Solved structure of RNA (23S RIBOSOMAL RNA, nucleotides 531 to 1365) from Haloarcula marismortui, 806 nucleotides shown. It holds a match to the Rfam family "Archaeal large subunit ribosomal RNA". Rfam links the family to the GO terms structural constituent of ribosome and ribosome. A reference for the family is Yusupov et al. (2001), "Crystal structure of the ribosome at 5.5 A resolution", Science. The source organism's lineage runs through Archaea, Methanobacteriati, Halobacteria, Haloarculaceae and Haloarcula. The structure was determined by X-ray crystallography at 2.7 angstrom resolution and released in 2008. The entry has 28 different proteins, among them 50S ribosomal protein L15P, 50S ribosomal protein L39e and 50S ribosomal protein L18e. Primary citation: Ippolito et al., J.Med.Chem. (2008), "Crystal Structure of the Oxazolidinone Antibiotic Linezolid Bound to the 50S Ribosomal Subunit". Ions in the entry include magnesium, potassium, sodium, chloride, strontium and cadmium. Crystals were grown from: PEG6000, KCL, NH4CL, MGCl2, pH 5.8, VAPOR DIFFUSION, SITTING DROP, temperature 292K. It comes from the structure "The structure of the antibiotic LINEZOLID bound to the large ribosomal subunit of HALOARCULA MARISMORTUI".

[PDB]
Context: one part of a larger RNA, bound to proteins that are not shown
RNA sequence: GAUCGAGCGACAGGGCAUACAAGGUCCCCCGACGAAUGACCGACGCGCGAGCGUCCAGUAAGACUCACGGGAAGCCGAUGUUCUGUCGUACGUUUUGAAAAACGAGCCAGGGAGUGUGUCUGCAUGGCAAGUCUAACCGGAGUAUCCGGGGAGGCACAGGGAAACCGACAUGGCCGCAGGGCUU
RNA sequence: GCCCGAGGGCCGCCGUCUUCAAGGGCGGGGAGCCAUGUGGACACGACCCGAAUCCGGACGAUCUACGCAUGGACAAGAUGAAGCGUGCCGAAAGGCACGUGGAAGUCUGUUAGAGUUGGUGUCCUACAAUACCCUCUCGUGAUCUAUGUGUAGGGGUGAAAGGCCCAUCGAGUCCGGCAACAGCUGGUUCCAAUCGAAACAUGUCGAAGCAUGACCUCCGCCGAGGUAGUCUGUGAGGUAGAGCGACCGAUUGGU
RNA sequence: CCUGUCAAACUCCAAACUUACAGACGCCGUUUGACGCGGGGAUUCCGGUGCGCGGGGUAAGCCUGUGUACCAGGAGGGGAACAACCCAGAGAUAGGUUAAGGUCCCCAAGUGUGGAUUAAGUGUAAUCCUCUGAAGGUGGUCUCGAGCCCUAGACAGCCGGGAGGUGAGCUUAGAAGCAGCUACCCUCUAAGAAAAGCGUAACAGCUUACCGGCCGAGGUUUGAGGCGCCCAAAAUGAUCGGGACUCAAAUCCACCACCGAGACCUGUCCGUACCACUCAUACUGGUAAUCGAGUAGAUUGGCGCUCUAAUUGGAUGGAAGUAGGGGUGAAAACUCCUAUGGACCGAUUAGUGACGAAAAUCCUGGC
Numbered sequence: 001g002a003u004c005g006a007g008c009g010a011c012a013g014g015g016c017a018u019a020c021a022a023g024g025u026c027c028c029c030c031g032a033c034g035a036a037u038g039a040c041c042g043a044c045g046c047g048c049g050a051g052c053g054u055c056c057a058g059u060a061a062g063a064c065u066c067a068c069g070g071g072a073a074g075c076c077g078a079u080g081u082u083c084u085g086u087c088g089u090a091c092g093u094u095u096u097g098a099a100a101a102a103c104g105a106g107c108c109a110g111g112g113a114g115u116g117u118g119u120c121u122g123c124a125u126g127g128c129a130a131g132u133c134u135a136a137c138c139g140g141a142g143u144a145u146c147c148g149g150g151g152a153g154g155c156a157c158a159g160g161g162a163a164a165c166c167g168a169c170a171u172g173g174c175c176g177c178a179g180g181g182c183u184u
Numbered sequence: 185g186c187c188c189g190a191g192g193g194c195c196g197c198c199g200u201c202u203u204c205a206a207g208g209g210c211g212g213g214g215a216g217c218c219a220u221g222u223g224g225a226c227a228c229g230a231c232c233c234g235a236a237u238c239c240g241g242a243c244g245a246u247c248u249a250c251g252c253a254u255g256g257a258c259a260a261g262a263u264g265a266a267g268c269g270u271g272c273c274g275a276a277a278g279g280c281a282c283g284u285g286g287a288a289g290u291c292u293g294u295u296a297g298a299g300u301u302g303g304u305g306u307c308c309u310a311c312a313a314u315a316c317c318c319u320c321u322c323g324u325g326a327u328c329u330a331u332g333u334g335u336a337g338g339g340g341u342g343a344a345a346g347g348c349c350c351a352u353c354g355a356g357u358c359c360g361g362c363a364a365c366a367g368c369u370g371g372u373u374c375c376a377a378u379c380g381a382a383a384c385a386u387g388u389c390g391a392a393g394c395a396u397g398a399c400c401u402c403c404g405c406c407g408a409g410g411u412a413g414u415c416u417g418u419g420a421g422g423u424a425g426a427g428c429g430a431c432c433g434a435u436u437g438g439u
Numbered sequence: 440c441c442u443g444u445c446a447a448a449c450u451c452c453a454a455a456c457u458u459a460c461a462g463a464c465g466c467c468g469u470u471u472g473a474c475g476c477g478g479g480g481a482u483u484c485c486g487g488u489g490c491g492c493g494g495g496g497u498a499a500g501c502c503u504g505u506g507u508a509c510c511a512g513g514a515g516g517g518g519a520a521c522a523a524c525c526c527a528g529a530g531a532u533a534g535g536u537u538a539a540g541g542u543c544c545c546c547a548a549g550u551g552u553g554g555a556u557u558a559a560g561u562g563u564a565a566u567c568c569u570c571u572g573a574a575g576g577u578g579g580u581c582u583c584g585a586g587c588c589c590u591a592g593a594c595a596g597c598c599g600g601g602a603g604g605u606g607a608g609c610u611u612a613g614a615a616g617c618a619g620c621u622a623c624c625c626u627c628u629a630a631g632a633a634a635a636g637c638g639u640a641a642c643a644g645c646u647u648a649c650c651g652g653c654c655g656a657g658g659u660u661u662g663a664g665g666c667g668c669c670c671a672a673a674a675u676g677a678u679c680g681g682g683a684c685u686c687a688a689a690u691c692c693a694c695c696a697c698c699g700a701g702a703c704c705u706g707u708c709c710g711u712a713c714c715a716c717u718c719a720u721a722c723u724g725g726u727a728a729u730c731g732a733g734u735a736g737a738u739u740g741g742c743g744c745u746c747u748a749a750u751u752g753g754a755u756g757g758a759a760g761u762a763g764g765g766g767u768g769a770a771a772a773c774u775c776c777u778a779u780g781g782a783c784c785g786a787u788u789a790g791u792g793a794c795g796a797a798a799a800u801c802c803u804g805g806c
Base pairs, nucleotide, nucleotide: 009087010086011085012084013083014082015081016080017079018078023076024075025072026071027070028069031066032065037061042055043054044053045052046051091104092103093102106806107805108804109803110802111801116228117227118226119225120224121223122222123221124220125219126218127217128216131155132154133153137149138148139147140146159166160165169196172195173194174193175192179188180187181186182185197212198211199210200209201208202207231371232370234368238361239360240359241358242357243356249335250334251333252332253331254330255329256328257327258325260292261291262290263288267284268283269282270281271280272279273278297322298321299320302318303317305316306315337353339349340348341347374741375740376739377738378737379736384397385396386395387394388393400480401479402478403477404476405475410466411465413464414463415462416461417460418459419458420457421456425452426450427449433445434444437441438440486510487509488508489507490506491505492504493503494502495501515526516525517524530708531707532706533705534704535703536702540698541697542696543682544681545680549695551694552693553692554691555690556689562684563683575669576668577667579666580665581664582663583662584661585660586659587658588657596653597652598651599650600649602626603625608620609619636645637644709731710730711727712726713725714724715723742795744792746790747789748788749787750786751785752784753783760779761778762777763776764775765774766773767772
C1' cells in the first nucleotide's frame, strides 16, 4: 500500500517503528539578556477616498543563550519507512547549446591509464667554493651496503673572430631602495 | 632634515670583429660545481585502449579452379543423316518409291546422375554460418563422377564473374616485425584553500593540427608612483545630420 | 530668371562621440610593494546570445564584421516551462526589510480607492523563431475644436402651393423643362427654373428646386483624439499557465496599503588576506564598506593504500576481515560498540611505490 503520477532526492517539519552497548539530551510556565526590525489600542490633527501624520515609543515585541520550577526515556539525538512544504527533467562525455529523439552502461565484486633511461632547462633544499665532482677501477671490511683510495675527465675560472690572430673595470662619475650613522 | 650608502639604476671606460673613416655586434668590476626532491622539453611504446596497412619467414590444392593418371555412370521412348537393298523410269547421268540402316556437342524423360528459372513461397536466436518444398534446366557428351597426382601467394588456377586457391581473396593463412603510425573517437581513479582564462592576432601542404604573440597563473627582482571615472587645457578625426548660386556626379519642367 | 529632386566609393559645413598628452579631484599603492622588469607552467586559437552600429541576402532560429554586457564557466528570486529577458552576482546558520515581479482562486499579498473608456471575452501576451495582424474601411461608441443656420421658428416629416406670356425660339413630320443647338428673358406673387431627376412616340403623369401652414429645439458642415468593429482560412482536443473575469479579475489617468530572493540590514560561527605579539605558518588580540560564484589551466595544505627503516605500542582475557549499530571531522577519512571470526595488527617519523574508479560498445567472474 488496490483514487492515484514519474531523476527516485537535498533541506524543514509531522506519523509509525526501536533490548543493551558505543550518543544524552529534549519539552512547557515564568524570569534574565535582548541585534536588525518594530506595533495594536487610545489622544490629536489631515485626506473626496482607500488611508496617512504627530504622540503613546525606538516602548510592548524581537532569533540565540542562560537560570528557577515543572515534565518526557521511544523520551531527545540517531536509524528505518512514510506523509507534508520548498527546490529538483541522472551521471560522465561530446557541444555554442544535453533531460535530450547526440554517445556510454543490465546489476555487483575484483581488474583497469604520467612509467624508465639519456640529455636539456628551471625551481626548492643541502655540501663545498675560485673552485667543484669523481668515472671505470684498486685496497679494506661488518663483503652488492659500508671505510679509504682513484681528479682520467667534465663544468666553472675571459672573451671576440669564419680563420689567422688578438686579448678585458680586484671601480672613474651620478642617482638611490634596504640598512647604518647624526646634533633628526 | 643631513651624511655613508652593499644590491639595484644610468653612464663612462676596457677586450675583440668589421673597420681609409664612422658606426654597429659580442664580451667585461670573481660564482660556480656537485647532490636530493620537484616543474617542463626531446628521443624512445612515452598516460591507457582504439584501424584499415606495409614487410619477413613459414603452413595450406582434405574446400575450390585447372591439368594429368587409373576407374565408374547414363531406364525407356521419339526423330530417322550417310551408306546399302528392291522396284519403276532412263542411252547414260542419274531420278522416284518403298524398305534397310541407325547418325546426332538431336528431341522427350524427377532412369542414374548433374544443375537451379520463378515462387521474390517456408525458414531467417534456422534442421542448416547458404537449409526445405513445388516449379524449372541438362541428362552419348566441350557430359557427369571417385581416388590418386600436379600448379602456391604479387604467385597458382580462371570458357573472364576480379571468379576460385579449406565459412577467409581488388592479393590466402599462421606467427614474427609489433607495444606500427594517426593531427581522429573514447577513457585517465582521493579531500580542500588562492587566483582564474582563451574561443582572438602573425606564420604554417595551414584551416579536426602546431608555433609565436594576446590573455590565465606561479616565482624572483625593482622601489614610488599608478590611472578603470569625471572635469579643464593643448591636439587628432569627417560618421550622424545637413548641404551642394562650395567641388563632383547624378536628377525635373517652363517662358 | 523661375521651378522639382539626390549620393557607400560628393563636401562650403558639422555633431554626439572616440582618441594622444597634461593638470585637478576621485580611487589606489609605498608591512596587502602598486606601475614596471626577468624567468617557470599553462590552457586557448569550433564559440554563442542580448543591445547599439553595421555590410550581404526577399528572408531566416541566415552568413559575415564591430563595441559592450552576459551564457559558455553564473547560483538564488521572477518570467507557465525555457543557456544568455528582468531582479540578483553566492561562505554557514539565524532574524528582519526590500528587488524583479505580483495581491479573485489555483498561490504569499486587495474581489483596494478616486475617475474614465470598452461589449469585442476585445483584452487578462514587457522582451521573443515563440506574443501576429496589414493596406483599406467603420452614423459602434466616447471626448475636444471650428464655421454656418435657428423661438423674426431652424433640420426632418406631414398638409397645401408649385402659377401664367408659353406647348419659349431653332432645328424637325414631330419636340411642348427634359434628342440636339441658342438663349435663358417678365408677369402675377407669400412662392415657382426658358427646369435639377424620372417618365412619354411626342403629350400626360410623378417629383427637386423655390413659398405658405402644422410642429417646437436644437440643427448642419468640417477638424482632431480614445477604445472597439470589419478586413481575419488548416489540418489528433479550444484556450490568457488554468479556472474563470464585464461600473472587470480588461484598458488608460492618479493614488493607498500589502506580498515577495541567498540582494540589503543584523547576531554567532568558518575560511582566506593583512596587522600586533611570537621561533611558529602554535596561541591570543585586531582589521576587511572597499574579502568569500566559477569550466580549461597555474599554485598550495591535507586524507587513504603497499612494503622498508628507526622510535614505540596492541592481540587467544581474542588480531585482521566482514555485518549491523554509536561518536568525531567542511571533507578525503578517523574511531568506538555488538555479533561473527580465530591469527595476526598498528601508531609517529623518514622512505618506497605495479597507491585510490561509476564511466572507456573497458576486462574477468558471479548474478